[PDB]
RNA sequence: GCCAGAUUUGAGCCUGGGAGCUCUCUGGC
Numbered sequence: 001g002c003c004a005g006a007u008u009u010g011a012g013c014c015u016g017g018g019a020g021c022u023c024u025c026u027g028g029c
Stems, first nucleotide, its partner, number of pairs: 001029006010023004
Other pairs, nucleotide, nucleotide, family: none
């Protein structure tokens, strides 16, 4: 790199919880 997870109290963002994001780290790799 592409793209996922949020679950540990993850954490926050954000109106409208989002088809969205991002620090906490780890799965596809």
This is an experimental structure of RNA (HIV-1 TAR RNA) from Human immunodeficiency virus 1, with 29 nucleotides shown. The source organism's lineage runs through Viruses, Riboviria, Revtraviricetes, Orthoretrovirinae and Lentivirus humimdef1. It comes from the structure "HIV-1 TAR RNA/NEOMYCIN B COMPLEX". Released in 2000, the model rests on solution-state NMR data. The work is reported in "Structural rearrangements of HIV-1 Tat-responsive RNA upon binding of neomycin B" (Faber et al., J.Biol.Chem., 2000).